[PDB]
Context: bound to proteins that are not shown
RNA sequence: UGCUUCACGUAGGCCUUGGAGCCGUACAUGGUUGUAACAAGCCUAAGUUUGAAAGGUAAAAACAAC
Numbered sequence: 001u002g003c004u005u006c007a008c009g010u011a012g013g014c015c016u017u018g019g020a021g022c023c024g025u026a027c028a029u030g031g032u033u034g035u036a037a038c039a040a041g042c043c044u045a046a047g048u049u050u051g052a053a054a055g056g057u058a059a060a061a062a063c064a065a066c
């Protein structure tokens, strides 16, 4: 020249991750029906840093049928 960018190069300038409703790696993440709450939570003692014992909710991890 051109369908382009309007900005004068580099570095700086932070709660809850909006713009990623369809990302992603720090996990209750693989279902239906019975058995399963020891572990991990959630409620119940206290105007203060006392997680004991107890009383409910609670199925993480596991066993048998598809």
Base pairs, nucleotide, nucleotide: 031066032065033064034063041057042056043055044054
Other pairs, nucleotide, nucleotide, family: 017024cWW036061tWS045052tWH046050tWH059060cHS
Primary citation: Chen et al., Nucleic Acids Res. (2024), "Molecular mechanism for target RNA recognition and cleavage of Cas13h". 66-nt crRNA: 66 nucleotides with solved positions. Ions in the entry include magnesium. The entry is indexed under RNA BINDING PROTEIN-RNA COMPLEX. The structure was determined by cryo-EM at 3.1 A resolution and released in 2024.